[PDB]
Context: bound to proteins that are not shown
RNA sequence: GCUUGUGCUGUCUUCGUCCA
DNA sequence: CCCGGTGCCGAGGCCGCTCTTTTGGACGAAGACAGCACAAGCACCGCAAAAACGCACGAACGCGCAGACCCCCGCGAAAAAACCGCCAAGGGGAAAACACCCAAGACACCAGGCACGAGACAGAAAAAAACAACGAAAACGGCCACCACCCAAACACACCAAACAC
DNA sequence: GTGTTTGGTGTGTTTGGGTGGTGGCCGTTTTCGTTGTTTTTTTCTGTCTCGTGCCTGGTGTCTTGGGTGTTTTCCCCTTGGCGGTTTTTTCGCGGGGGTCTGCGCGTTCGTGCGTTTTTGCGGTGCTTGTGC
DNA sequence: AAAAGAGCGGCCTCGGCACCGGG
Numbered sequence: 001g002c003u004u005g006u007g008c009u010g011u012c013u014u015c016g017u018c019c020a
Numbered sequence: 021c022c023c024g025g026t027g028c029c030g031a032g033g034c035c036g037c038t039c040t041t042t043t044g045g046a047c048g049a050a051g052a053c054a055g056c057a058c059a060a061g062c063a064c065c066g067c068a069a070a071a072a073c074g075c076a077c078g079a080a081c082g083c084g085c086a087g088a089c090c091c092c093c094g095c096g097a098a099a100a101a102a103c104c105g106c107c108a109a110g111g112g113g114a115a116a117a118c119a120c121c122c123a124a125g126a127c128a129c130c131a132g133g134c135a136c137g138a139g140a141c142a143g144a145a146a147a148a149a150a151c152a153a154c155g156a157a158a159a160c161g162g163c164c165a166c167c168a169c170c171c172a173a174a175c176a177c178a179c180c181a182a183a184c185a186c
Numbered sequence: 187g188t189g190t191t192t193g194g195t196g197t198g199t200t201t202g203g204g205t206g207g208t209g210g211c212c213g214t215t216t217t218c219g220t221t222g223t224t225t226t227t228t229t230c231t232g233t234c235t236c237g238t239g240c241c242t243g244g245t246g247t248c249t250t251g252g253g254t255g256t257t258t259t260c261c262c263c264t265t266g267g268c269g270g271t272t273t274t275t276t277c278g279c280g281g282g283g284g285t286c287t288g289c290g291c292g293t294t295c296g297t298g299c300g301t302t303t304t305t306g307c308g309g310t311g312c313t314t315g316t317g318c
Numbered sequence: 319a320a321a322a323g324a325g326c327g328g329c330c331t332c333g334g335c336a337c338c339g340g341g
Base pairs, nucleotide, nucleotide: 009054010053011052012051013050014049015048016047017046018045019044021341022340023339024338025337026336027335028334030332031331032330033329034328035327036326037325038324039323040322041321042320043319055318056317057316058315059314060313061312062311063310064309065308066307067306068305069304070303071302072301073300074299075298076297077296078295079294080293081292082291083290084289085288086287087286088285089284090283091282092281093280094279095278096277097276098275099274100273101272102271103270104269105268106267107266108265109264110263111262112261113260114259115258116257117256118255119254120253121252122251123250124249125248126247127246128245129244130243131242132241133240134239135238136237137236138235139234140233141232142231143230144229145228146227147226148225149224150223151222152221153220154219155218156217157216158215159214160213161212162211163210164209165208166207167206168205169204170203171202172201173200174199175198176197177196178195179194180193181192182191183190184189185188186187
Other pairs, nucleotide, nucleotide, family: 002003cWS004005cWS029333cWW031330cWW087287cWS093281cWW128244tWW162212cWS172202cWW174200cWW
C1' cells in the first nucleotide's frame, strides 16, 4: 500500500460394466 | 272352512368376464429435447424546405432649395335653377278569357356503371446549342423651342319642313 | 287634309391659336463578341385517356287535362310636362399668397447574395405483449 | 406384455311362502 476471485439444471434415450 | 296345492315372487349361490398392478441390485458415459411466434407502441435516426450570418451595394431617407399651382378673395354677368300653374295621357286598376305550361301517367332509351384492353402521349431524362444578357462604343432620332398659317369656331342670313293648329 | 309658322339645317364673312414645320441638342437605341444558360432536341417510361362492351333502370319523354296567369280592353285621375317669370349663384376673369411637390445632394442601413445550417417531420428500430 | 388375483356383474339355480285350490 494495491489486494483475489465460489457456482450448476432437468427430463428422456441409448450403449456399456459387475453379479445373476 | 279344514286339509291341501299351485304358481309366485322372492331368495341366495355361483359362474364369467373385466380391471389392476408389477416384473434384481449397483454403476458409467454420451446424446438430444425443453410453446413460440405474429402484431404492435414508444421512442429514435435523418430528410424536406425553411433558416444564420457575413458583405457589399445602393436604394431610399433625409435635408435643403425651387416655384408652380392650388386655394382663397373679389365683383358681375350670365344663365340655369327655382317657383307657379294648367292639363293631358299614361300608369295603374279592373275586367275577360284563353291557352301555355305544368301535372299525371306510362313507355322506352341510353346514360350510367363497371369492366378490361390498348397505347398515345405525357412525364422524365439526358443531350446539345443558339440565343439573351453585358459592356462597350456610337450615332442619329426624338426630344424641346419657336415659328406661321387656316379649320372651323364664331356670328349673322336664310331656306327649309316639320308641328300643331284648324 | 289645309294651313301658318316654329325648329332645324344650310350658308356666308370674320378670328385666331393651335396645328404644323423647322432648328438645336442630348440621350437612348444601336452594332458588336463573349458568357452563360434557357432553351431545343432526342429517347424512354407508363399512366390514363381512349376504346369498346354489356345490362339496368333512372331517367327521358310523349301526351291528355286543364287552370291560372298572361295579354288585351276600358276607364280614371294624377303627376309630370310645358311654359312664363324670378331667383341667384355658377361661373367667369383677375388677383394674392403660400403650400407642397419636385430636384439634388448626402448616407447608412437593409436586403440580396452567398456558404453554411436547423426544426418539424417521414420512415424506421427494437422494445413490447397477446394471440394461435 | 406378460401373469396374477380380485371384484363386480349378471345370471343362474333353488327353497319356501303365500295365495289359491279341492273337499